[PDB]
RNA sequence: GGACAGAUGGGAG
RNA sequence: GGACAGAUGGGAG
DNA sequence: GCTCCCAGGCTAGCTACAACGACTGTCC
DNA sequence: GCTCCCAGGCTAGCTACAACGACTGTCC
Numbered sequence: 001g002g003a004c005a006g007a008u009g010g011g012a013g
Numbered sequence: 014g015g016a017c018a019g020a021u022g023g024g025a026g
Numbered sequence: 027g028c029t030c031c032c033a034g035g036c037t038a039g040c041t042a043c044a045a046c047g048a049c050t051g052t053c054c
Numbered sequence: 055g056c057t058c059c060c061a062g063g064c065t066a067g068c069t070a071c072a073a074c075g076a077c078t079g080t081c082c
Stems, first nucleotide, its partner, number of pairs: 001054006008061006014082006021033006035068006041048001069076001
């Protein structure tokens, strides 16, 4: 660089 | 606005 | 483990494994 | 509680309960 993973926070129903 | 409180992270011994 | 130092608001404009987006994590 | 949308890199330069610094918390 790239892929999928997740979490944090902000917003909408 | 201001005061002291704390925590999070980054760095130095 | 303890000692002490700093930082955190906002918008505008920039980069380059580029032609976008930027946390973290492992994987190709 | 669930649904979906976005954001997060950097430095330079700006504000105003100003003349500094910007998280959070209660208090004056």